[PDB]
Primary citation: Kim et al., Nat.Chem.Biol. (2022), "Three-dimensional structure-guided evolution of a ribosome with tethered subunits". Solved structure of RNA (Tethered rRNA, nucleotides 1 to 919) from Escherichia coli, 919 nucleotides shown. Rfam match: Bacterial small subunit ribosomal RNA. Clan: SSU clan. Its family is annotated with ribosome and structural constituent of ribosome in the Gene Ontology. A reference for the family is Yusupov et al. (2001), "Crystal structure of the ribosome at 5.5 A resolution", Science. The PDB entry is titled "Structure of a ribosome with tethered subunits". Released in 2022, the model rests on electron microscopy data to a resolution of 4.18 angstrom.
Context: one part of a larger RNA, bound to proteins that are not shown
RNA sequence: AAUUGAAGAGUUUGAUCAUGGCUCAGAUUGAACGCUGGCGGCAGGCCUAACACAUGCAAGUCGAACGGUAACAGGAAGAAGCUUGCUUCUUUGCUGACGAGUGGCGGACGGGUGAGUAAUGUCUGGGAAACUGCCUGAUGGAGGGGGAUAACUACUGGAAACGGUAGCUAAUACCGCAUAACGUCGCAAGACCAAAGAGGGGGACCUUCGGGCCUCUUGCCAUCGGAUGUGCCCAGAUGGGAUUAGCUAGUAGGUGGGGUAACGGCUCACCUAGGCGACGAUCCCUAGCUGGUCUGAGAGGAUGACCAGCCACACUGGAACUGAGACACGGUCCAGACUCCUACGGGAGGCAGCAGUGGGGAAUAUUGCACAAUGGGCGCAAGCCUGAUGCAGCCAUGCCGCGUGUAUGAAGAAGGCCUUCGGGUUGUAAAGUACUUUCAGCGGGGAGGAAGGGAGUAAAGUUAAUACCUUUGCUCAUUGACGUUACCCGCAGAAGAAGCACCGGCUAACUCCGUGCCAGCAGCCGCGGUAAUACGGAGGGUGCAAGCGUUAAUCGGAAUUACUGGGCGUAAAGCGCACGCAGGCGGUUUGUUAAGUCAGAUGUGAAAUCCCCGGGCUCAACCUGGGAACUGCAUCUGAUACUGGCAAGCUUGAGUCUCGUAGAGGGGGGUAGAAUUCCAGGUGUAGCGGUGAAAUGCGUAGAGAUCUGGAGGAAUACCGGUGGCGAAGGCGGCCCCCUGGACGAAGACUGACGCUCAGGUGCGAAAGCGUGGGGAGCAAACAGGAUUAGAUACCCUGGUAGUCCACGCCGUAAACGAUGUCGACUUGGAGGUUGUGCCCUUGAGGCGUGGCUUCCGGAGCUAACGCGUUAAGUCGACCGCCUGGGGAGUACGGCCGCAAGGUUAAAACUCAAAUGAAU
Numbered sequence: 001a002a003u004u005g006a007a008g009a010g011u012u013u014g015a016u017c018a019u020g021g022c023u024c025a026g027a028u029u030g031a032a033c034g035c036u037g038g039c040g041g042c043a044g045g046c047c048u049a050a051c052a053c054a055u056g057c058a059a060g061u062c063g064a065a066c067g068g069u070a071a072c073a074g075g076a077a078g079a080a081g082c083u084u085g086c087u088u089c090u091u092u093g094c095u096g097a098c099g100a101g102u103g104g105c106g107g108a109c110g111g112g113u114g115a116g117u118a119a120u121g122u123c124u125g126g127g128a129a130a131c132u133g134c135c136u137g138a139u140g141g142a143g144g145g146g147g148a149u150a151a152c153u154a155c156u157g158g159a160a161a162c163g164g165u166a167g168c169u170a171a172u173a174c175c176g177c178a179u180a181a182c183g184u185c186g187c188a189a190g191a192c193c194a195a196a197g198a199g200g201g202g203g204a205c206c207u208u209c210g211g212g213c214c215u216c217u218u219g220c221c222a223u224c225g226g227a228u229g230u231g232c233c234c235a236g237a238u239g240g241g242a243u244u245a246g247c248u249a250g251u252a253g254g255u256g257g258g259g260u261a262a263c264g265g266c267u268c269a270c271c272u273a274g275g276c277g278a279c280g281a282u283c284c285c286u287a288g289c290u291g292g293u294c295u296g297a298g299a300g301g302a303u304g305a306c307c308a309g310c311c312a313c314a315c316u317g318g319a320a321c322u323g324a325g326a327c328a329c330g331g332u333c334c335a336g337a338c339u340c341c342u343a344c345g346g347g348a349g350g351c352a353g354c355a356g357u358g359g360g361g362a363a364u365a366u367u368g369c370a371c372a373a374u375g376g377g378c379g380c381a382a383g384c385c386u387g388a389u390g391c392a393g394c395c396a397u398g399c400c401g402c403g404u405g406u407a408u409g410a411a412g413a414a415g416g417c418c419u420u421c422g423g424g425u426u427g428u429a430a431a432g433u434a435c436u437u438u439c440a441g442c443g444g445g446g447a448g449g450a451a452g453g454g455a456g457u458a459a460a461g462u463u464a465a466u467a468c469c470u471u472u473g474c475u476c477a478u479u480g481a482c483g484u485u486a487c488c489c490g491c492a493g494a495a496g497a498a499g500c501a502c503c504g505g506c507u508a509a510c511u512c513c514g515u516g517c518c519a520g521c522a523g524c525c526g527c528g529g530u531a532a533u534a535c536g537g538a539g540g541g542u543g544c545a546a547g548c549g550u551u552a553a554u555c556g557g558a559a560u561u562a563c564u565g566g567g568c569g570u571a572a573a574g575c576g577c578a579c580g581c582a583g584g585c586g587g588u589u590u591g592u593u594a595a596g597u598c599a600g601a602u603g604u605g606a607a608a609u610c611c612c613c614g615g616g617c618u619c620a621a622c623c624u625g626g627g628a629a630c631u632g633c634a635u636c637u638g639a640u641a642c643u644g645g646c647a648a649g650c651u652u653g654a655g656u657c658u659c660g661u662a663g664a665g666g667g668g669g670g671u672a673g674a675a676u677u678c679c680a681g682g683u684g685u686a687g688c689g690g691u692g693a694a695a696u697g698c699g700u701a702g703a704g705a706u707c708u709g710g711a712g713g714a715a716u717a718c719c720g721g722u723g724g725c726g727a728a729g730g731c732g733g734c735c736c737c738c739u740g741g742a743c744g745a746a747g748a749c750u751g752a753c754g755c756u757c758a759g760g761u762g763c764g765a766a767a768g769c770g771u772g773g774g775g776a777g778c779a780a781a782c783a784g785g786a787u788u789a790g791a792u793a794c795c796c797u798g799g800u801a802g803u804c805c806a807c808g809c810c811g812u813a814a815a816c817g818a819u820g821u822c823g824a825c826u827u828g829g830a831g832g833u834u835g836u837g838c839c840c841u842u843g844a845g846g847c848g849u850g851g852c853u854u855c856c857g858g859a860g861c862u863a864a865c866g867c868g869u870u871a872a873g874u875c876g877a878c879c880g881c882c883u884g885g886g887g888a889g890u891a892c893g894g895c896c897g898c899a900a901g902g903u904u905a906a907a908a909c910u911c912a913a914a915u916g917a918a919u
Stems, first nucleotide, its partner, number of pairs: 008024004014919001016917003026555002029552001031551005038402006044395002046360001051358003055355003060105003065102002068098001074094001075092001077090004112313003121238001123236005130230002135226007145175002152167006183192003197218002201214002239285003246276003251273008288310004292303004315336005338349004366392001368391003374388001375386004405435004415426004439496001441491005449482001454476008499544005504525003510539005520527002566882003569865002574879001576763004583756003587650007595643002597639008611627006651752001653753001654750004659744003665739001667738001668736004672716001677711007687698002724731002768809006777803002782798004820878006828856011860867002884911003893904004
Other pairs, nucleotide, nucleotide, family: 001612cSS001626tWS002627tWS002628tHS004005tWS012019tWH012914cWH018571tWS019572tWS019914tWW020913tHS021912tWS024507tHS024558tWH025557tWS028554cWS030047tHS036396tWW041621tSS045393cWW047363tWS048361cWS048364tWH049359tWS050113cHS054356tHS054367tWW055351tWH055367tWS059107cHS059109tWW061383tSS063067cWH063098tWS064199cSS065171cSS066170cSS067100cWW067150tWS067151tSS068099tHS069070cHS071093cWH072073cHS072093tWH072096cWS073095cWW083085tSS093096cWH101150cSS102171tWS104378tSS107326cWW108323tHS110330tWH111314cWW112352cSS118286tWH119121cHS122237cWW122238cWS122309tSS128231cWW129232tWS129262cSS132228cWW136137cWH139182tHS139223cWW142219cWS143177cWW144176cWH147173cWW149170tWH150169tWH151168tWW158161tHS159342cWS160346tWS161346tSS178195cWH179194tWH180181cHS180192tHS181193tWH196219tWS200216cWS200468cSS201215cWW201465cWS201467cHS202203cHS204205cHS204213cWS205212cWW214465cWS231261tWS231262tWS242281tWH243892cWW244282cWW245277tWS249273tWH250251cHS251274tWS254265cWH291304tHS291607tWS296299tHS298565cWH299563cWS300555tSS303304cWH308606tWS313352tWS320331cWW322326tWH323325tHS337350cWW342345tWS343345cHS351354cHS351355cWH354387cSS355367cSS356367cWS361362tHS361363tHS365393cWS371386tWH371388tWH371389cWW372390tWS372480cSS373389cWS379382tHS390481tSS396546cHS400620cSS401619cWS403497tWS404498cWH405494tHS408433cWW409428tHS409431tHS410411cSS410429tWH411413cSS412426tHS412427tSS413429tWH414427tHH416539cSS419422tWS428430cWH436494tWH437493tWH437495tWH438497tWW440492cWW446486tHS447485tWH451479tWH452478tWW453477cWW462468cWW463465tHS468469cWH480482tHS493496cWH498499cHS498545tWS502509tWS503509tSS504526tWS508542cSS509540cSS509541cSS515518cWS515532tWH516528tSS517529cHS519528tHS519532cWW525526cWS528532cWS532535tHS562883tWW567573tWS568573cHS577727cSS580759tHS581757tHS581758tWH582757tHS587649tWW587752tHS594595cHS594639tWS594640tWS596641tWW610628cWW617621tWH650752tWH651751tWS653751tHS656749cWW658745cWW660742cWW662741cWW663724cSS663740cWW664723tWH666738cWW667737cWW673715cWW673716cWW674714tWW675713cWW676712cWW676776tSS684704tHS685686cWW685702tHS685703tWH690695tHS691693tHS694785cWS694786cSS695796tWS696784cSS696796tWS713776tHS716717cHS721732tWW722854cWS726727tHS726728tHS726729tHS743850tSS744835tSS750753cHS764811tWS765812tWH768810cWS779801tHS780800tWH781799tWS787791tWS788790tHS791793cHS817819tWS819872cWH825874cWW826869tWS826871tWW827857tHS836849cWS839845tWS841843tSS841845tHS857858cHS858868tHS859868tHS860866cWW862864tHS862865tHS863916tSS865872tWS866872tWS867872cSS868871cHS887908tHS888907tHH889890cHS889905tHS890891cWH890906tWH892905tHS897900tHS
C1' cells in the first nucleotide's frame, strides 16, 4: 500500500419537441464452422446416447502367523555321454523365495457421472443425546482347557460351472476354563461381559534342547486422556408456478414396550379431535448445493467444467450379510431383459474407471511410458502395487512471449490502376546496395527435477552384553518415462515462415471496369431499372495481424423494472361511489427496558483465488513470500441518541353535550294542474296533412275545425341562476313521517380514542329481462309510401316491445374536472352565494370573523398545451396501476348469472414504427 471509478450513434416527421419501440458501436466463451496457417512457455480437451460397449488393464499386499512344496533359485544325496571338470539326469523347501490354501487389512482409497433430490439437500452459524480399525499417554493382562478342517488323499458327477461322500493338519482360525475394574447391571449389597503369538541375538537357574527366560520390533486383552470421520438436534438463507385455498389419518402431544452408538412412533399396546397453511400450506415443472467465473463503478445481474468444499448414484428394480465401518463403482440374495458357450442338463454381465468398439452430434484426444516422483496402501524390512500421479500424442482450442529481417535504394525500374493523357499513383514500393541471422536447422556441450536408500564401519542410547536394534557420524556402487532436458555454443544463407476481412452511413477505408430492380447485398436506415464508393471483377486503401470472419450465448450499453435510479390531466397508466377486517404507519409532555441502532472485546468466516507490498520463471504467460480482505454471523461490556416496548399526560389531534341554518338529498305516505292521448255529445264542409317538392297516412257511412261531458298515461312550465343537495350516481310542480348529511357564535365534555385497507362488507346512470298490473306519447323490430343505378336509410303514415305502479337479476357506461385518498406550506387579482359580529343600516351601505364556488393570473412547473392557494408550485401515510404496434379485454379454464352476460386473463403469428404536443 490493497474497489480512485460511470461516454454514444442510427432509426417516426413538410419541418420541431416528447414519449416510445427496433439496430449497432464492448466486454466476456469447455465454443463450433469459412479463409488461412511459422516458432517457444502455460493448460484444456464427448458441452450430445445415466445410448450400448470388442480389445487391455485398473485391488491388491504380507511367508516376520500356519499347514507346504505347486513352478525354480541355489545346496545337498545318486549317477549318467564322462573335455579329470564339470554341464547333466530322479531327489529334498536347508534355503532365497512362493503355487493354491488357512490368516490381516485393505476391497469404503483412487477415478466417473450427475440419474436422481426443491429438501433426512449444499451453507451458514448454534445445541445435544453418541461411536469410532488400524496411532497413542497412563493405567490392570497378557493367563488356563478344547477340537478340528483349508491345504492334503480314496470313491464319485458333471462339457464345464460347480461339484457330492470316507481318511488328514496347522496356524495371530475358532470354540471352551482363572478373573471383574478405570466397564456394566444395581440407591447400596453385590454380581456379570477380555487374551496371542511371530520374527533377530545370548549367558545364566532353566531347556518334551520347537520355548521360557534379558533385551529388543512387535503382535493382542480393557478403560480413562487426545481430536477426527461419521451419527443427531436448533435459526436463517438457499426457484418458479394461486387459471395450485384449501391441505393435512400415525395426521400436529404423551402413557407404557421395544429401537439402536445416540434423542426419538424409529416400531409397537393405552391417552391430544386436530395440525399445515396466505412468511403460499398443498400440487406440478424445472434442477446435484458452496469458495468460486464474466459483465458490470456500483448496485447487481448473468454463471456453477476445467480447481476445490459438500450430495449422492455406478444395467433395471427389490432383499440381505462380513466388516467398526457399505447396505459397497470391478463384496453376496430375488426377479427382468438381454447376451453368449452349452453336451440344452447347465453357466455366465455390467467402461456415469483409464485407453479403445457400435450409434448421434456440429462437434471435444492417441486402444502410447514408469511408477524417474509425491502420493496411497499392505508390508520389520525388503518388496508389491498405483488407467491416482510425473511422461509421451492431436488441436492455433485459449493466454503469454517470439518470429516470418535491418540501413539504403529514383529508375519513382518495368508495370496495374486512374487519368483531365499532363502525369500521378502504386512507390523506396522494386532491383541493386552493405549488415545481422531472433526462431529452425546440423555438430557439440549441458544443469536441475534427487531427496533419497544398500551396505561395510565407530560411537552413543538398550541391555549381562561391542551381543542383536535405533540414530548420527567415514568408504564404495548406485536413484530419470520424460531424456538428443531447460539452457548455451560453432556453419550457413534473408537464406525456411502473411494471411484475414471490409470502404453509403453509423463505423477508421474511394476510383475504374461489367449489369440494369435481373443478375446481387444488406446489423438498421437501406442500394440496384445506365454512368452504383451500397451488385460482381480491377485498383488503392482501411484495421489488423498466425491469425482473420460467420455462427451460438451472458453482463454493459439500457435510467428500456426507475433501492440505488420511472412514471400515471391530454401519449401507457387513479377502481363509479361508500364502509370496512386483517394489516401499515403514526401528535406530544414525565418514569423506564433497551427491543431496534451505533462503540468496544473474542471466534469464526479452510483452502482457495482478487488485489497492495515482494521473489522466482530472460520478458511474458507461468511458479513463490508478506498483507490486506472475506462488507457476515455467533457470544460479552456500553451508549439511552432516536424509532420499539411497560407505567403517568395533555390537548391542538381526534370524538360526545348547546343555540342556528339551509338544500331537487331520500324514501315513504297525502296533492293539482298545463297538457299529450282517447272517446262520446253541440255547429260545420271539402280538404288535413306531410315534404323542398311527393306520396304512404285520412275524409261525404261527414273528416279538418270550434263548444259540452267522460276517460287514461305520464313528468312538472316559473323558479332555475358556473342556484341548492348527496360519496356518488343521481336529486326540481304542492303538502305530512321519518332521514340523512352539511355549515355560523360561545360554553362543557374524554383525551391520540388517528389515516389508510388486501381480503371482506353496501350501494350502485341507462337499457333489458323475469314475474303481477297498467297503460297518453309514442317509438325498435316489423308494415306502407318516396330518392336513388341502386337506398333493407335518411324524407313521410303506422307501428311491436318498452317507457308509468310491485318483487329480483343483471352491476355495466365519455359513472370526467380524462385530476387516488388523508394532513401541513405558499405572491395575486378579481366576483357569487351562503352563515355570522361589527357600523349611527345615520340608506339599499362600511368594517371582520367561516364554507363552498365563479372568472384573471405571481411563482413555479410542464412536451407543450396551461395549470397555477380547490395546484398541474413546496412536504408527511396508505392504497391503486403501466412497461412498443397488432393479435386482444381476445382463446381456455375459473367464479357469479336462467338468458342475455360480468370478473378473473393468455398464447402462436405479423410490423417497425404507433404515438402525444405544438408550427